The RNA (crRNA) from unclassified sequences, together with DNA, has 92 modelled nucleotides. The structure was determined by cryo-EM at 3.28 angstrom resolution and released in 2025. The entry is indexed under Cirspr-Cas, RNA BINDING PROTEIN-RNA-DNA complex. The reconstruction used 133,991 particles.

RNA sequence: GUGCUGCUGUCUCCCAGACGGGAGGCAGAACUGCACCUUCCAUCAGAGAACCUCAC
DNA sequence: GTGAGGTTCTCTGATGGAAGCATATCGT
DNA sequence: ACGATATG
Numbered sequence: 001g002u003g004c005u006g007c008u009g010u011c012u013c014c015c016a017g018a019c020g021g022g023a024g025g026c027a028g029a030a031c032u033g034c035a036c037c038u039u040c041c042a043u044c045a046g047a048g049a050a051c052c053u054c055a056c
Numbered sequence: 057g058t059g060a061g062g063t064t065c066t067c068t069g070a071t072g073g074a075a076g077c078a079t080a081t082c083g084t
Numbered sequence: 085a086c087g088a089t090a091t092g
Base pairs, nucleotide, nucleotide: 001036002035009026010025011024013022014021015020037076038075039074040073041072042071043070044069049064050063051062052061079090080089081088082087083086084085
Other pairs, nucleotide, nucleotide, family: 003034tWW004034cWW006031tHS006032tWS008028tHS012023cWW016019cWH028031tWW045068cWW053060cWW054059cWW077092cWH
C1' cells in the first nucleotide's frame, strides 16, 4: 500500500424527527481488529438495475 | 396490474494467455 | 575490474 471493519472527518440519501437511527461517496490515517503474489489482456457463463412494446 | 420476450447501462466469476533476466567478450 | 553492446 491492498478487500474488512474503524472519525478523533466530510458530503449526500431515507425513516421516525427536533432523541437518534438506517443508505451510500470520498478523505482515510498519524486510530487498532484478520489476511494479503500481483499487473495487463481476450473470451465464455451467471447475477443484479432499467427500457420498450405486445398479451392476461 | 403482473408474465413473457427482446434492448441498454453498472457490475462479479471462471478458465486461457504475456509476464516480473543469465552470461559473455572486448576495450580502457 | 568495470562499462558497452550482444545474446543465451